[PDB]
An RNA structure (23S rRNA, nucleotides 4 to 411) from Vairimorpha necatrix, in which 394 nucleotides are resolved. An Rfam search finds the family "Eukaryotic large subunit ribosomal RNA" in it. The family is grouped with related families in Rfam's "LSU clan". Its family is annotated with structural constituent of ribosome and ribosome in the Gene Ontology. Entry title: Evolutionary compaction and adaptation visualized by the structure of the dormant microsporidian ribosome. The organism belongs to Vairimorpha, within Eukaryota. The entry has 75 different proteins, among them MDF2, eL18 and uS13.

Context: one part of a larger RNA, bound to proteins that are not shown
């Protein structure tokens, strides 16, 4: 100087309790599409724009 | 209250009736 | 050749036809059974199919269709094995009937389609179809907007 | 106060 | 300590049913079901047993002075009882996509795959297949620093 052991003090991880604009059964109403162009798709529109969402050249309300 | 780009049954078509 | 009319495409429950399996049980297996099942094709409706005796029963006789209860794991049915399977009779929700097919008064197609228009046709190898929607009062069901003590 | 004590939201 | 609301009144517009009242309109109708029902070979269905029901070939009748049916098979007979091949039909009954109302149901490895930039990132020539992430607290498993202590 490595090797074990006890005690306080920092890392690492996300388990426990505690909430919840979700889902899961059962019952009741309704049972309304389409050549007068339907269901589904593609490509476009924002003053500053990329997912999402609405919307047709009278186009992010 | 209105518009509704282009493909889709996608249709200047097809199977049939009815006038001229 | 023009012009007008009618269909075609979505469905992931339920209804109405068509076609059809094997894995499994049978302590193996080849008729059975799982199964008038899954998978697949055509067709409508907010219900759909059925529906007015060419019936049931043996009574002192019932009465169109459908839905619950019970008869019942019962008559039977099958290498009579495994294992499958109804119906009257009785208690009950709900109730409703009806129209073509002859020779419909022949003293008369009196009918029916489309056109402002007996205007054009259809029909005697048989067509026949009454009509007016104004107005007040009640009830019920969906959406919308309003007004609630301290 | 009530023919309104079903719940929800803020402050403790 | 105050508010939307619960409660308990009205309006509006769209459909539905019931009553009245006025306005339209009323002749004659003796029709009954054929390549069907039924035999013979044949294959499927049903508890139905030797048709309970269908269906292909081959044959195919009578018109109420007639024809069919009565849970073993064929012939005959008696009592019952019904009329076949042509059309229409509400109630009562069965269920999803879409909405709404409850509840001894699960509380983020649970509840539907999905507290939703989720049928999305992302594979596969194609038919197709498919996930992880919520707010505060902050256990174990592995570890650093200091002190003390034995061989």
């Nucleotide at each position: 100087u490595a090797c074990c052991c006890a005690c306080a003090c920092a890392u690492g991880g996300g388990a426990u309790c505690a909430a919840u604009a979700g889902g899961a059964u059962a019952c009741c109403a309704u049972a309304a599409c389409g050549a007068u162009g339907a269901a589904g798709g593609u490509c476009g529109u924002a003053a500053u724009a990329g997912a999402a969402u609405a919307c047709g050249a009278a186009a992010g309300u | 209250a209105u518009u509704u780009a282009c493909c889709u049954a996608a249709u200047u078509a097809a199977u049939a009736u009815a006038u001229u | 050749a023009a012009u007008g009319u009618a269909u075609u495409g979505a469905u992931a429950a339920c209804c109405c036809u068509u076609u059809g399996a094997a894995c499994u049980u049978a302590a193996g297996c080849a008729u059975a059974u799982c199964a008038u099942u899954a998978a697949a094709a055509g067709g409508a409706g907010g219900a759909a199919a059925a529906g007015a005796a060419a019936c049931u029963a043996a009574c002192u006789a019932g009465g169109a269709u459908u839905u619950c209860u019970u008869u019942a794991g019962u008559a039977g049915c099958a290498g009579c094995g495994a294992g499958u399977g109804a119906a009257c009779a009785a208690g009950a929700a709900a109730u409703a009937a009806c129209c073509c097919u002859c020779c419909a008064u022949u003293g008369u197609a009196a009918u029916c389609c489309u056109u402002a228009a007996u205007u054009g046709g259809a029909g005697u190898u048989g067509u026949a179809a009454a009509u007016g929607g104004u107005u007040u009062a009640u009830u019920c069901u969906a959406u919308u907007a309003a007004u609630u003590a301290u | 106060u009530a023919u309104a004590g079903a719940g929800a939201a803020u402050a403790u | 300590a105050u508010u939307c609301g619960u409660u308990a009144u009205u309006a509006a517009u769209a459909g539905a049913a019931u009553a009245g009242a006025a306005u339209a309109a009323u002749g004659u109708a003796c029709u009954u079901g054929a390549g069907u029902a039924g035999a013979g070979c044949u294959g499927c269905u049903u508890g139905g047993u030797a048709g309970u029901g269908c269906a292909g070939u081959u044959u195919g009748a009578a018109u109420a002075a007639a024809g069919g049916u009565a849970g073993a098979a064929u012939g005959a007979a008696a009592u019952a009882u019904c009329u076949a091949a042509g059309g229409u039909u509400a109630a009562a009954u069965a269920u999803a996509a879409u909405g709404g109302u409850a509840u001894a149901c699960c509380g983020a490895u649970a509840g539907a795959a999905a507290a939703u930039a989720a049928g999305u990132a992302c594979u596969g020539c194609g038919a197709a297949g498919g996930a992880a992430c919520u707010u505060g607290u902050g256990a174990a498993a592995a570890u650093g620093u200091g002190u003390g202590g034995a061989g």